Context: one part of a larger RNA, bound to proteins that are not shown
Molecule: 26S rRNA, nucleotides 2336 to 3169
Organism: Brassica oleracea var. botrytis
RNA sequence: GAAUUCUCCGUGAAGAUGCGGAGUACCAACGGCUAGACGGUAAGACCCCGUGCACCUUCACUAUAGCUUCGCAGUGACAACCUUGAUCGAAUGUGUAGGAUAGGUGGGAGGUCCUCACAUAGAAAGACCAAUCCUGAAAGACCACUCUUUCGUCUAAGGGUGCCUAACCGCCGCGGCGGGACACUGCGAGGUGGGUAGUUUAUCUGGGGCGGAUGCCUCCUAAAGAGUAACGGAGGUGUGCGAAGGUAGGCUCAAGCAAAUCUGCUCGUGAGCGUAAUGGUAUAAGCCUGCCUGACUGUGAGACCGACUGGUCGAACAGAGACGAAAGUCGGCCAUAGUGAUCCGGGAGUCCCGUGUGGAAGGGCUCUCGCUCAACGGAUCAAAGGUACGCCGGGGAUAACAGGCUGAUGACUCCCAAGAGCUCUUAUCGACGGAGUCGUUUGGCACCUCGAUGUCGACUCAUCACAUCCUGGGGUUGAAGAAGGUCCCAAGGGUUCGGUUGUUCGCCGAUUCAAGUGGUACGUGAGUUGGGUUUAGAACGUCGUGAGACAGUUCGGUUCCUAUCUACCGUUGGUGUUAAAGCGAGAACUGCGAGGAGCCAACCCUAGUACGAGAGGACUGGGUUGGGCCAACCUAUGGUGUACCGGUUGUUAUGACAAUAGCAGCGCCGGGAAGCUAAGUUGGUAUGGAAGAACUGCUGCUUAGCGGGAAAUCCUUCUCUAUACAAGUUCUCGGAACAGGUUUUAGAACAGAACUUCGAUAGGCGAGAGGUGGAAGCACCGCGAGGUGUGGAGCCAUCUCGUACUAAACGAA
Numbered sequence: 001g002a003a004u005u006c007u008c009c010g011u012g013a014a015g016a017u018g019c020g021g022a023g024u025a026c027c028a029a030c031g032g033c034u035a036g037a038c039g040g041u042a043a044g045a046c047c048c049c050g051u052g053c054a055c056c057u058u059c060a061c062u063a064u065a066g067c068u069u070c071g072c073a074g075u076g077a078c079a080a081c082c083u084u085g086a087u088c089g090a091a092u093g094u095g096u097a098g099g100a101u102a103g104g105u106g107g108g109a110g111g112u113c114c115u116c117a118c119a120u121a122g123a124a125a126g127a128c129c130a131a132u133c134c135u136g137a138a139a140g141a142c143c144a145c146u147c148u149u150u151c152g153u154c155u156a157a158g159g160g161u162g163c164c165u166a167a168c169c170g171c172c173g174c175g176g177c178g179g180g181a182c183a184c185u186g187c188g189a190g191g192u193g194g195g196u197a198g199u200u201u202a203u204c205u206g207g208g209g210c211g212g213a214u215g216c217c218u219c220c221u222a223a224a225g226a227g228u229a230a231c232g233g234a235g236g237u238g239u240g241c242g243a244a245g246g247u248a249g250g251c252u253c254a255a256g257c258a259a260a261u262c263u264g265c266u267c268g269u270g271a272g273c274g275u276a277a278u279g280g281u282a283u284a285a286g287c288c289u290g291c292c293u294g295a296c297u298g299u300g301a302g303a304c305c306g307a308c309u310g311g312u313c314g315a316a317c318a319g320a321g322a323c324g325a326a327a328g329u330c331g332g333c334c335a336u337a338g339u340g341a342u343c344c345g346g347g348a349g350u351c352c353c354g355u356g357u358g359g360a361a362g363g364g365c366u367c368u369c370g371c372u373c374a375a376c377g378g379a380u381c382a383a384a385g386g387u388a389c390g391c392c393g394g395g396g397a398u399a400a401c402a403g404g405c406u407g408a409u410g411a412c413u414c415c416c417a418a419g420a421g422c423u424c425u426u427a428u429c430g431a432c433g434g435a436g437u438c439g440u441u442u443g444g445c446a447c448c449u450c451g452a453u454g455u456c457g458a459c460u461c462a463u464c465a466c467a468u469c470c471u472g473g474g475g476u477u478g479a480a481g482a483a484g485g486u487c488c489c490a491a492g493g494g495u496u497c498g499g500u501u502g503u504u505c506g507c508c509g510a511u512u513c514a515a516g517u518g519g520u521a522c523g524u525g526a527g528u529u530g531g532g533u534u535u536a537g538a539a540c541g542u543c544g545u546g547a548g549a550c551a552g553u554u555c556g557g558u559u560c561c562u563a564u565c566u567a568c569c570g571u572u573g574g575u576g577u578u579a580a581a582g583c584g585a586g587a588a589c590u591g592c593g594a595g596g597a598g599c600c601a602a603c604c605c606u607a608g609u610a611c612g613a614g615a616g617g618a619c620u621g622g623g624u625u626g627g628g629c630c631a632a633c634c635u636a637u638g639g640u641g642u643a644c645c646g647g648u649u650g651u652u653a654u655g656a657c658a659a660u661a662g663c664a665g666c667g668c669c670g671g672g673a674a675g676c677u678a679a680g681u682u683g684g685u686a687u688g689g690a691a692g693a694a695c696u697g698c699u700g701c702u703u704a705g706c707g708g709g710a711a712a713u714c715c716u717u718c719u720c721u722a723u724a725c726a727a728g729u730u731c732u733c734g735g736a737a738c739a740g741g742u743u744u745u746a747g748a749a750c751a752g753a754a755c756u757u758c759g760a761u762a763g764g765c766g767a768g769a770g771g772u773g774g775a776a777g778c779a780c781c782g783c784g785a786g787g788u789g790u791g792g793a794g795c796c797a798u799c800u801c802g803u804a805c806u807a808a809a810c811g812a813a
Stems, first nucleotide, its partner, number of pairs: 003017001006023005026574007035566003039561002047395004052391002054387004060199005066192009076164001078162002081159005089151002106143002111128002168179005202214003211231001215237006238376001239274001240333002245292007253270001255266004272281002275338001277336003296319004302313004308377001321330003344370007352363002402449001403447001404445003408442001410438006419429002455532002457529003461523001462520005469494003472489006496510004537555004541550003583734007593720003599627007611616001628685006637678004644671005649664006688715003695708005740756005761807003764803005770796003777790005
């Protein structure tokens, strides 16, 4: 989805209308009712997953607006002051043989001299001196690029400070004033920057989180080749040693015993081999000594591992070596852990490429170094959180509830019997230890459901099991009686109201015969609630830097659905049930079968008896009064009594008077018959029989039989019942029965029952009862509100009786 759409138990993707076995069921309609159809509505909001999303937070990362600092530009003058210059002209050199405070060398051979002879100043005027002869260097006679140096006008380049005005900024007014090369703007650089962005925030996981783990080595699991998993059981590791390595030679440990460190005898791997474990190992793989560096370079037949990347062993070849008389051995270590790709960066070598060419730059190749890239096949050089404000995609691949499986735990039963019980195991119990049963506890698993199976508690309505709380029947007792203990039988009927708390639970109070334990989706929200919990608000404590969080507390916080099917409660319509009228009907039954009903207490008598020393105090049998539950009834009582009677307030109308009517959702008050109803009144809560539970006895004589025996079981009283399909019986009718109409003791419709004209069925009328309580009119009293009499008056929801006036056969139908 389609439907010809029953129940139980079982089964089954684990809760069946549809499968199996057994049962039930004539078919339908109408009114009802929601236990099921894992009912309808919404691709679960909870939980998990996605190298999904959004927004929020923060020393998560990387950014970025903004702000800031310096430099350059816009951007100028002057003045001192501090550094950088570099030039006049001057100052400044007792190695030393010398006239001498010898300056780096040379021209120099006459310089100085009237422009007047080592120096500011004073001053002799007709001279001071050269290869002059000595010297590393010679003239202090002069010169010229003058140096060791110090002064020194000068010009140039920076800096900070001050000052100015003219850039720039601002204020007044029809030209003045104030700041000022600062501020401010552009570019570059440093700092800051959750103010604002883009993002990251792993996986495994007996759900997820919290913990733990992530690569490699050794053992066990591992089932005698290899391999083999788990959040299985045990450990180790991210190296060490230039000897702890290569080789040649030599040697033999550890433990025990004798003597009591050597020497010997037993014994056998138990010592050592750096480092875990395993395997191995004795002329060694261990220990000692000498020399060495093969802890080489380039290769490698052939194999062992295996997704691949890659890893392992290796005879042998070429070169250069070490040790050894030699044979030979050596490409680190007794072996198996001690490492990580590519991209990128550094170094040594080579001299391969070299952007027209030569070069160079820059690459390549060989050797080699740099990652707790440890989440160890490493997503990036570079990354944490919150969401209860959340969203989307999915998942029963995966948690919370419930179902299912299980039964450690739990509950209950049993076995043993030390010991307790004065004696005495088992009246009552029961240590140390064992065997089960159940499927209610706490749990385990994750098989159903995430395109939805809505929680705890209360309410309402229940029903089942019996491992029995009460009532009933028994055995035993450490049972005198009374009151109990314990076990067996027994599920018929019962099993309270309150205080605190959302509570279940539990405590407390008053009761009771007792106040049972469990299952039913911890029964029951398309039956009710909505106090707790478990959305969004807020607060406290605590935790968090924070956003927030709590398994802590506290106040608040939308409960949808008209029932199609099954089920169930009621009520009818049709239909099978040969009959003789192709049969159609009206009554009265029977009851295969089904349902209902089923309780208890107190007091009194027996009897103050039995029992008992006493106090106490029965069994059995019979009465009475109550309580609960059930079935009816309405005479009286109470409630109600919306077209009854009376009183009365506001208002509108009948002009007013008088008397009324409408509305105030019976306007409001006081009564009220019938009807209904309980708070009222009745009736039951039996009897007899049958079979028999525990238990109890009799007969037997091994197989058994029989008797007694309970609120339990089956009939009997009560209610339904012939669709009881073997379909029943009896009486009657045959223009019969219905239908229609008036009704009602009956009623949702339907159905039933009465009456239907030679008729009291309904209405009306008349009388009475019953209710109300004293009508109007008139008279009297009073000023008047009003009072009194006529008068148990007037009125009428109902009830009865009388009566065909109306409607029911007025059907000349």